[PDB]
Molecule: SAMURI-ProSeDMA
RNA sequence: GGAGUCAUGGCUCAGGGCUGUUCGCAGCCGCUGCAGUCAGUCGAAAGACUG
RNA sequence: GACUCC
Ligand code: A1IY6
Numbered sequence: 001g002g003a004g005u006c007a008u009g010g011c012u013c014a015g016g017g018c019u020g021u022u023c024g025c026a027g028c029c030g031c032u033g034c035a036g037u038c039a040g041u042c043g044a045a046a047g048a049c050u051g
Numbered sequence: 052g053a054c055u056c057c
Base pairs, nucleotide, nucleotide: 002056003055004054005053006052010034011036012035013033014032015031016029017028018027019026020025038051039050040049041048042047
C1' cells in the first nucleotide's frame, strides 16, 4: 500500500488542500507540526510519563 | 489511534 473491524472534542493554534463568499470572512478536510487544551496512569496537589 | 486478513 491495500480490505475489514473497533475507538478518539483535531478542541485551539500553525503548515497545507478545498467549498462558499456580501471579498470582511464563513465553513469542510487529520495529510504535516504537536505548543496548549483533551484522554489515560501515578500524585494530596503541583506536576510527571504516555497517547 | 488500536487490533485483525494481506
Ligand atoms: C493528543 C496529544 N498527543 C498525542 C486519540 C481520525 C483521528 C486519528 C487519530 N481522523 N482521530 O480518525 Se487522532 C487520537 O490522538 C486522535 C489522541 C489527543 C493525542 C486521542 N491524542 N491529543 N496531545 N500523542 N495523542 O486521544 O487517541